Molecule: HIV-1 DIS RNA
RNA sequence: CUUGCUGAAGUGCACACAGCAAG
RNA sequence: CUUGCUGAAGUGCACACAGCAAG
Ligand code: XXX
Repeated sequence: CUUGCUGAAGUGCACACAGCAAG
Repeated sequence: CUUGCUGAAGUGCACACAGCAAG
C1' cells in the first nucleotide's frame, strides 16, 4: 500500500477513524 | 394510509420507534 475481518448502543448499507490479520 | 420536523452519540441515506404537526 491493497485486501479481509473486528471495534453493540434499535436495524441496514455506504464512507471516515481504530485494532488485528493476509499479500 | 402517507408526509415534515424533532428525539446528539463521527458523516450520509434508507428503515424501525416516540412525540408534535400536515395531507
Ligand atoms: O436515526 C438514527 C440512525 O441514523 C442511527 N443509525 C441509529 C440511531 N439510534 C438513530 O437515532 C434516531 O432515532 C432515535 C430513536 N430510536 C432518536 O432518539 C434519535 O434522536 C434519532 N436521531